Description: The RNA (Aptamer 11F7t (36-MER)) has 36 modelled nucleotides. Gunaratne et al. published it in Nat. Biotechnol. in 2018: "Combination of aptamer and drug for reversible anticoagulation in cardiopulmonary bypass". The entry has 2 different proteins, among them Coagulation factor X. The structure was determined by X-ray crystallography at 2 angstroms resolution and released in 2018.

C1' cells in the first nucleotide's frame, strides 16, 4: 500500500434520556497492530 484483528465514535443512522462528553455501532472522515 493491501487485507484483517482490536481500539476510538461530540458527525450521519438507530436507540434510551435528566440533551448529550449519553447507549449503540449500519455508514463518511480518522487510529494501534498483527500479516504480507
Nucleotide at each position: 500500500g493491501a487485507g484483517a484483528g482490536c481500539c476510538c465514535c461530540a458527525g450521519c443512522g438507530a436507540g434510551a434520556u435528566a440533551a448529550u462528553a449519553c447507549u449503540u455501532g449500519g455508514c463518511c472522515c480518522c487510529g494501534c497492530u498483527c500479516u504480507u